[PDB]
Molecule: 4.5S RNA DOMAIN IV
RNA sequence: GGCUCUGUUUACCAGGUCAGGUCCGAAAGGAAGCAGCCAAGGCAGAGCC
Numbered sequence: 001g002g003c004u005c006u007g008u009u010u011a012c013c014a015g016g017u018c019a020g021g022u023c024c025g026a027a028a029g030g031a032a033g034c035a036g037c038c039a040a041g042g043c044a045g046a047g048c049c
Stems, first nucleotide, its partner, number of pairs: 001049010015038003022031003
Other pairs, nucleotide, nucleotide, family: 018034tWH018035tHS019034tWH020033tHS021032cWW025027tHS025028tHS
């Protein structure tokens, strides 16, 4: 260094799901998307290569 496990941590700054709110539509229907959660990243301990 890599992978895994465990603990923890992380407003926005190209991930997923996207409540609420928002947007388009007469409707039927659609869309963008913050929080959360999930992923992922950060900091470590352990195990393996």